Background: Solved structure of RNA, 23 nucleotides shown. The 1998 paper behind the entry is "NMR structure determination of the binding site for ribosomal protein S8 from Escherichia coli 16 S rRNA".
RNA sequence: GGGAUACUGCUUCGGUAAGUCCC
Numbered sequence: 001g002g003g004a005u006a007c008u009g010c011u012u013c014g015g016u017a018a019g020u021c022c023c
Base pairs, nucleotide, nucleotide: 001023002022003021004020007019008018009016010015
């Protein structure tokens, strides 16, 4: 300088983005 959610965290059993990640 530009872009993306693998995974943690929580769990009422949710999704999520507080975190995090790529060159």
Record summary
It comes from the structure "S8 RRNA BINDING SITE FROM E. COLI, NMR, 6 STRUCTURES".